[PDB]
Record summary: Shown are 22 nucleotides from a PDB entry: RNA (TRNA ALA ACCEPTOR STEM). Keywords: NUCLEIC ACIDS (DNA/RNA), RIBONUCLEIC ACID, RNA. It was solved by solution-state NMR. It comes from the structure "ACCEPTOR STEM, NMR, 30 STRUCTURES". The entry is an ensemble of 30 models. Primary citation: Ramos and Varani, Nucleic Acids Res. (1997), "Structure of the acceptor stem of Escherichia coli tRNA Ala: role of the G3.U70 base pair in synthetase recognition".

């Protein structure tokens, strides 16, 4: 960064794995 759920003002966040230098 992507995925899988919850919540959200939709900004996002939290868990947890894979990647990019790691």
């Nucleotide at each position: 960064g992507g995925g899988g759920c919850u919540c959200u003002u939709c900004g996002g966040a939290g868990c947890u794995c894979c990647a990019c230098c790691a």